[PDB]
The PDB entry is titled "Escherichia coli transcription-translation complex D2 (TTC-D2) containing mRNA with a 27 nt long spacer". Shown are 66 nucleotides from a PDB entry: RNA (mRNA with 27 nt long spacer), together with DNA. The reconstruction used 6,237 particles. The entry has 55 different proteins, among them 30S ribosomal protein S5, 30S ribosomal protein S10 and 50S ribosomal protein L24. Primary citation: Wang et al., Science (2020), "Structural basis of transcription-translation coupling". The structure was determined by electron microscopy at 8.9 angstroms resolution and released in 2020.
Context: bound to proteins that are not shown
RNA sequence: UUGAUUUGGUGAGAGG
DNA sequence: CCCTGTCTGGCGTCCTCTCACCTATGA
DNA sequence: TCATATTA
DNA sequence: TTACGCCAGACAGGG
Numbered sequence: 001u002u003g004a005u006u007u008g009g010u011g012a013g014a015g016g
Numbered sequence: 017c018c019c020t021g022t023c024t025g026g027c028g029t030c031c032t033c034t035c036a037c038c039t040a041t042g043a
Numbered sequence: 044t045c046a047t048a049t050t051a
Numbered sequence: 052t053t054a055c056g057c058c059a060g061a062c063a064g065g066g
Stems, first nucleotide, its partner, number of pairs: 010036007017066012040047004
Other pairs, nucleotide, nucleotide, family: 005006cWS008038cWW009037cWW022060cWW
C1' cells in the first nucleotide's frame, strides 16, 4: 500500500 | 482515664442475550 | 455559533 | 430527596 465504529455509560427485561 | 454510643466508610456472584436513550444556552 | 461553567 | 445490613474503625463523653 487493498476497508470501518460498538464498547463508554444508564435504565428495563430475560437465561443458567 | 478506660468503656462507650455514635458516626463514617466499605464490602456485598459469576458468564451471556435482547431492547431503548443520550446538556442548555443564544445575541 | 461559540464560549459559560453547576441546583429543588 | 429519604425506604439496606453488617462490620470494622475512629471519636467525643463520662464515672